Context: bound to proteins that are not shown
DNA sequence: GCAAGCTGACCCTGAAGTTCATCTG
DNA sequence: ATGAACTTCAAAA
């Protein structure tokens, strides 16, 4: 004391109304722990 | 078996001219 | 006599 003054992004709305991983199938078809060695070498 | 319908938004709120209704004048 | 509601104007990509 005579100077940007005012400015809502929101009034508001079901993403679901819903869907059997499922019918699908021999880990096997096969093979000596062997082929070997005094615990007394002493007492 | 590369998806099935199903959208993917509502109404305004503009520039200027013509009227509705309540402030010192 | 001037703030606020009616009404006509083009038919978007």
């Nucleotide at each position: 004391g005579u100077u940007g003054a005012a400015a809502c992004a929101g009034g508001g709305u079901c993403a679901g109304c819903u869907u059997g991983c499922c019918g699908u199938a021999g880990g096997u078809g096969g093979c000596a722990u062997c082929g070997c060695c005094c615990u007394c070498g002493u007492c």
The RNA (crRNA (43-MER)) with a sequence from Neisseria lactamica, together with DNA, has 81 modelled nucleotides. The sample was in a buffer at pH 7.5. The depositors describe the entry as "Exploiting Activation and Inactivation Mechanisms in Type I-C CRISPR-Cas3 for Genome Editing Applications". Method: cryo-EM, resolution 3.46 angstrom. The entry became public in 2024.